Shown are 42 nucleotides from a PDB entry: RNA (TEMPLATE RNA), together with DNA. The structure was determined by X-ray crystallography at 5 angstrom resolution and released in 2013. The depositors describe the entry as "Structures of HIV-1 RT and RNA-DNA Complex Reveal a Unique RT Conformation and Substrate Interface".
Context: bound to proteins that are not shown
RNA sequence: GGCCACAAUAACUAUAGGCAU
DNA sequence: ATGCCTATAGTTATTGTGGCC
Numbered sequence: 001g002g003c004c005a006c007a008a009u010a011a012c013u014a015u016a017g018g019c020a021u
Numbered sequence: 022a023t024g025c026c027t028a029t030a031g032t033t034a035t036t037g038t039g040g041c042c
Base pairs, nucleotide, nucleotide: 001042002041003040004039005038006037007036008035009034010033011032012031013030014029015028016027017026018025019024020023021022
């Protein structure tokens, strides 16, 4: 450093609503 | 139309524990 099983934490897409231009 | 907010679904990247090469 990669692989396997399981967990905690950060980001990205569909729906619904909203704001701004 | 895009950028910026919230919520309902899902996904990934990161770390950790236990192992391995």

Keywords: HYDROLASE-DNA-RNA COMPLEX, RNASE H, HYBRID.